[PDB]
Molecule: 4.5S RNA
Organism: ESCHERICHIA COLI
RNA sequence: CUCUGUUGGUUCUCUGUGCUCUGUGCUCUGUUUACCAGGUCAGGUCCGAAAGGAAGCAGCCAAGGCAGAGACGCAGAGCAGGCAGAUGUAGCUGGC
Numbered sequence: 001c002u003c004u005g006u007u008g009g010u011u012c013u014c015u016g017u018g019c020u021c022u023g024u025g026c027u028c029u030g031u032u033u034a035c036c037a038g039g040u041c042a043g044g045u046c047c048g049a050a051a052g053g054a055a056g057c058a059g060c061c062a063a064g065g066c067a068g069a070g071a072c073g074c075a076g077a078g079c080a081g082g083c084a085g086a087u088g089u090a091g092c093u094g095g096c
Stems, first nucleotide, its partner, number of pairs: 010090001017082001020078001022075001029067002038061003045054002
């Protein structure tokens, strides 16, 4: 001690292939919560003479909520199984 073709190693993003992990967004499902400005509110009250009204707690329902099975969009951080694809690579040792 040029770079090339078959061929070999890291640190990039990334673009596609389908997987897998998490937050979610929200949603689905199981579970959780006395009163503390939700909805409907049995009794029991109260206001009335009444007819007719109101507050209002349980429950429930909603909303807060806690977790997994979801098709997956939207996304980052993960490995090793992938034949393998796209423009650069820089150092050291090789083989061509």